[PDB]
RNA backbone atom coordinates (compact mmCIF):
# COMPACT_ATOMS: atom_id res chain seq x y z
O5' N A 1 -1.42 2.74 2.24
C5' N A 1 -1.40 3.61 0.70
C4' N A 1 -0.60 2.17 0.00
C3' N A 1 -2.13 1.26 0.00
O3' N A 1 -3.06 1.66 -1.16
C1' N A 1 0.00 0.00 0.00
P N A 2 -4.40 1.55 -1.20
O5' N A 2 -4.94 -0.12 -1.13
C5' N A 2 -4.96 0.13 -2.42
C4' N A 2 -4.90 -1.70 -2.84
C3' N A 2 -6.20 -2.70 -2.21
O3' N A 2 -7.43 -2.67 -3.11
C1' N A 2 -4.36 -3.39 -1.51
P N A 3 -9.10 -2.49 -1.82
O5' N A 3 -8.91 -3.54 -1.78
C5' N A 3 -9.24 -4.82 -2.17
C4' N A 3 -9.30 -6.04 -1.63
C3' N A 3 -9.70 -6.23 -0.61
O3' N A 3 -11.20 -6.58 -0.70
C1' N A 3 -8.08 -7.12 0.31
P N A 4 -12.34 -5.86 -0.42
O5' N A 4 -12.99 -6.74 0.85
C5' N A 4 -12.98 -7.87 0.76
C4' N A 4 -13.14 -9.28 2.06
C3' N A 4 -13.85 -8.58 3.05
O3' N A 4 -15.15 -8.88 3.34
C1' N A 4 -11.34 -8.55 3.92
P N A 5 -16.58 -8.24 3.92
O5' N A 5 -16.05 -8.02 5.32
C5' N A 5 -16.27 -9.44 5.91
C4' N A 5 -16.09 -9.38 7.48
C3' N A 5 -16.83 -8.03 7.98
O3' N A 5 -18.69 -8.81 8.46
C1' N A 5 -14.80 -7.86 8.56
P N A 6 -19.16 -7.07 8.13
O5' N A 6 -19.15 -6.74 9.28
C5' N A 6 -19.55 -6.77 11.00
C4' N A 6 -18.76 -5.93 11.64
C3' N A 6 -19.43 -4.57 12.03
O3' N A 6 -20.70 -4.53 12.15
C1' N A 6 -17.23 -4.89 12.20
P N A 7 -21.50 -3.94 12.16
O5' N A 7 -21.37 -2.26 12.42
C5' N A 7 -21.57 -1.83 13.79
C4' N A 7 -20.64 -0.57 14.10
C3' N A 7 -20.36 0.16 13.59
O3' N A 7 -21.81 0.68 14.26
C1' N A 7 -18.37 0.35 13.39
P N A 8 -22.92 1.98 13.08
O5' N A 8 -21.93 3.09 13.59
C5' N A 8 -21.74 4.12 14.38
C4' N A 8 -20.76 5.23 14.24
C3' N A 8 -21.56 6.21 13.42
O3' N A 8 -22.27 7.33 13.41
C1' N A 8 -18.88 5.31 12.63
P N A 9 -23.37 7.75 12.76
O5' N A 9 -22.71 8.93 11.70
C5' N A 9 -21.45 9.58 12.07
C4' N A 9 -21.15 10.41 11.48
C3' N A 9 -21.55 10.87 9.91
O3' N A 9 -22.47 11.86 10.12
C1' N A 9 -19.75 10.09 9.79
P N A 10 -23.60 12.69 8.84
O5' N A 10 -23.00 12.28 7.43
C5' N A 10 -22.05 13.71 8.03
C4' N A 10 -21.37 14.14 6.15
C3' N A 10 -22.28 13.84 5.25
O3' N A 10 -23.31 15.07 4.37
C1' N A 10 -20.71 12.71 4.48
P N A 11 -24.70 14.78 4.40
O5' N A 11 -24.28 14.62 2.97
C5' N A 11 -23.92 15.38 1.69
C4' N A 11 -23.13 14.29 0.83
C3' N A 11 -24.67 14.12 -0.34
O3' N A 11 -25.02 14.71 -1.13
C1' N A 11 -22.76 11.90 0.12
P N A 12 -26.79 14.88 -1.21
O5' N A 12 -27.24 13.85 -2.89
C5' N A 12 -26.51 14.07 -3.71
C4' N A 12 -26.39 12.97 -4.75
C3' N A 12 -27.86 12.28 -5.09
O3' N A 12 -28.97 12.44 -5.73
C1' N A 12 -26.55 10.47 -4.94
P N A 13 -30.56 13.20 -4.93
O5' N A 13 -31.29 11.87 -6.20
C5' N A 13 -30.78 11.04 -6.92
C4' N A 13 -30.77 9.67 -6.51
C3' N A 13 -32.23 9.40 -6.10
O3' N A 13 -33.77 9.57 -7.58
C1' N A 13 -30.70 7.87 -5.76
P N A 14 -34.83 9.91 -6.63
O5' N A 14 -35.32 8.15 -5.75
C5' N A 14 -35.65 7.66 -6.97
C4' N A 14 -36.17 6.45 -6.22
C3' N A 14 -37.17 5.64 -5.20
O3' N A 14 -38.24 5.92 -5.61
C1' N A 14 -35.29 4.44 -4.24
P N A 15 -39.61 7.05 -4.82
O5' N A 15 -40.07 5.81 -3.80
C5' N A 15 -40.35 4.23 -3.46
C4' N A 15 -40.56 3.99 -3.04
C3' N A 15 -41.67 4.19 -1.69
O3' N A 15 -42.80 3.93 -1.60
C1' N A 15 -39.20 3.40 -0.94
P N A 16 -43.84 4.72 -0.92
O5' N A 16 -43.76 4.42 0.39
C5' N A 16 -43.92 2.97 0.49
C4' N A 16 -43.54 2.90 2.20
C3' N A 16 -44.14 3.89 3.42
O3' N A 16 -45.89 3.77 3.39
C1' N A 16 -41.91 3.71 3.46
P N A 17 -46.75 4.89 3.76
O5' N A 17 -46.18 5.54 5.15
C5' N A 17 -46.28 4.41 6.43
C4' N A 17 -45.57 5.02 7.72
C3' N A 17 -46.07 6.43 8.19
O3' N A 17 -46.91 6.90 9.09
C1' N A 17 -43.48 5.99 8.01
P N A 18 -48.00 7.75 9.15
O5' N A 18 -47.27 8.82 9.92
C5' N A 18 -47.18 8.49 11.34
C4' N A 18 -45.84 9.53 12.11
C3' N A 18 -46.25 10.70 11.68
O3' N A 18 -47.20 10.93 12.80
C1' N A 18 -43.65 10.22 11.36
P N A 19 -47.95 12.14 12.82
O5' N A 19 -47.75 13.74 12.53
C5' N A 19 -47.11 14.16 14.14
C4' N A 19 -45.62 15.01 14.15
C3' N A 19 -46.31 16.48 13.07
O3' N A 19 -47.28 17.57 14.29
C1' N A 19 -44.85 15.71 12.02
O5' N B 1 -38.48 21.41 1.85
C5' N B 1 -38.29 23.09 2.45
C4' N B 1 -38.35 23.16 3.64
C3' N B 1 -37.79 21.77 4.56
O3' N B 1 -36.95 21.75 4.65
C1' N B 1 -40.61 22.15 4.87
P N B 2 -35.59 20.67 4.85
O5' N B 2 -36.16 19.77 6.05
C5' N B 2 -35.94 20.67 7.13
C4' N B 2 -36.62 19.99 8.66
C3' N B 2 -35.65 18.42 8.82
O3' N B 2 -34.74 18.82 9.43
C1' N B 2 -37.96 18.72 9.67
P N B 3 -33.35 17.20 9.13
O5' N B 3 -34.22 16.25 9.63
C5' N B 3 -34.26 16.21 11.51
C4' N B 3 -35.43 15.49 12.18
C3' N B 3 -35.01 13.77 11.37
O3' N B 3 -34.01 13.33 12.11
C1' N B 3 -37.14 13.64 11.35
P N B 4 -32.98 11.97 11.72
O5' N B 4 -33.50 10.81 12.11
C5' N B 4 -34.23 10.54 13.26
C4' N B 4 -35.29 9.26 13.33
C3' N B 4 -34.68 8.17 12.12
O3' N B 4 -33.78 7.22 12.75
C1' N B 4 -36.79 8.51 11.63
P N B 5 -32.26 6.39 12.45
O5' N B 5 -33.23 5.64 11.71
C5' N B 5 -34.14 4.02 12.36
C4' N B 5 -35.22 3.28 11.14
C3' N B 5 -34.50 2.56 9.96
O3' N B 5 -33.44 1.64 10.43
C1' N B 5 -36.02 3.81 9.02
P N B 6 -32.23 0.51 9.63
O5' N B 6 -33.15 0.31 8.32
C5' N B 6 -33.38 -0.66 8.03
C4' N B 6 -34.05 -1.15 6.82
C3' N B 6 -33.15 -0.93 5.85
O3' N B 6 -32.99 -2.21 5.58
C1' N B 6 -35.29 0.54 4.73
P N B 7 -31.25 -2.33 5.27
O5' N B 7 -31.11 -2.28 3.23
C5' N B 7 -32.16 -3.11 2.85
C4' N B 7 -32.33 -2.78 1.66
C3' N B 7 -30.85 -2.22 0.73
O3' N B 7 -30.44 -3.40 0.27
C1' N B 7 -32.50 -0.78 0.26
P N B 8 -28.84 -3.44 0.22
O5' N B 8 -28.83 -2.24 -0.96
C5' N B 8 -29.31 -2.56 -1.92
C4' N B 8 -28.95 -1.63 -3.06
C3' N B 8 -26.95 -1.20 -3.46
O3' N B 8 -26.05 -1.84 -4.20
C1' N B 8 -29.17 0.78 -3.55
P N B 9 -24.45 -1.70 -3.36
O5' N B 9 -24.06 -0.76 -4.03
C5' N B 9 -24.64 -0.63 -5.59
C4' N B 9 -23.92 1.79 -5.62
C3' N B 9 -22.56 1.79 -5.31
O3' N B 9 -21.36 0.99 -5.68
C1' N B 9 -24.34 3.64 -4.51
P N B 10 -20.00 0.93 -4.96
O5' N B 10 -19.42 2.88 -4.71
C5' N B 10 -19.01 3.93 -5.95
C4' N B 10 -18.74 5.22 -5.51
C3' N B 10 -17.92 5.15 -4.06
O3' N B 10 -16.30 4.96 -4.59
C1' N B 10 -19.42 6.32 -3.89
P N B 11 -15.57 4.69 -4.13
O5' N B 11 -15.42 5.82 -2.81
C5' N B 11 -14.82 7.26 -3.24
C4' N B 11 -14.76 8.17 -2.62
C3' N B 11 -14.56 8.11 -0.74
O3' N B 11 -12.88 8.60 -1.32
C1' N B 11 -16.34 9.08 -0.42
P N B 12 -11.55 7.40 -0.15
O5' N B 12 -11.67 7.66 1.07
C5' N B 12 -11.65 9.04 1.63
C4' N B 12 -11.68 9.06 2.54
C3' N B 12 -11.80 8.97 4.00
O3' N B 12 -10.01 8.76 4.95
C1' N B 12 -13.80 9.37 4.37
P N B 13 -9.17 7.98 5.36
O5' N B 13 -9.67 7.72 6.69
C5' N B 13 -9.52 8.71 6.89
C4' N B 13 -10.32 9.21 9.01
C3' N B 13 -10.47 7.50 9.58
O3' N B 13 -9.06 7.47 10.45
C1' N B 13 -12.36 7.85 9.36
P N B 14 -8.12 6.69 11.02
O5' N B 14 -8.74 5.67 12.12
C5' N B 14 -9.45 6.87 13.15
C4' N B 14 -10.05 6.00 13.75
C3' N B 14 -9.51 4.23 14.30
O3' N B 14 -8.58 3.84 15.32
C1' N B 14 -11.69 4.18 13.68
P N B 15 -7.26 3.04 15.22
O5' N B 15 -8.11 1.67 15.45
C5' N B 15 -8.31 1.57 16.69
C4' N B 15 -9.04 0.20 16.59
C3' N B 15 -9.12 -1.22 15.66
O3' N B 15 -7.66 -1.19 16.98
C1' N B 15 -10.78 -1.23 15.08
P N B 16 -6.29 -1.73 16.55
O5' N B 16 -6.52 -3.96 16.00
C5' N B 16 -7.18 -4.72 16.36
C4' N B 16 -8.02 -5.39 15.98
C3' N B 16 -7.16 -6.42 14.96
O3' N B 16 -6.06 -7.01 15.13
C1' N B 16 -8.93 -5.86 13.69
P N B 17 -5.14 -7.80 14.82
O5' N B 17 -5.00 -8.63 13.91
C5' N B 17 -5.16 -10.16 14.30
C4' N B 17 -5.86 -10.41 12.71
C3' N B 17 -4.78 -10.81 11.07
O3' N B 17 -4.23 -12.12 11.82
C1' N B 17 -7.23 -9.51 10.56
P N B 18 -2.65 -11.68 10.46
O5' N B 18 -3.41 -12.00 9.29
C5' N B 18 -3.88 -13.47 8.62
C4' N B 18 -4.09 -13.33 7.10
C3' N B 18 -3.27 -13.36 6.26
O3' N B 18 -2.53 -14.23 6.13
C1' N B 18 -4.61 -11.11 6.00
P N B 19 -1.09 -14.45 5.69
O5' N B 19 -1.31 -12.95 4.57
C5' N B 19 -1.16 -13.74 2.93
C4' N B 19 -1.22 -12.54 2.15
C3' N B 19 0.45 -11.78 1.51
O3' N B 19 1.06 -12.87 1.22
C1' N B 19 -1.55 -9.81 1.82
RNA sequence: GAGUGCCAGAAGCUGCCUC
RNA sequence: GAGGCAGUUUCUGGUACUC

An RNA structure with a sequence from Homo sapiens, in which 38 nucleotides are resolved. Primary citation: Lazzaretti et al., Life Sci Alliance (2018), "The crystal structure of Staufen1 in complex with a physiological RNA sheds light on substrate selectivity". It was solved by X-ray crystallography to 1.9 A. The entry also models ammonium ions.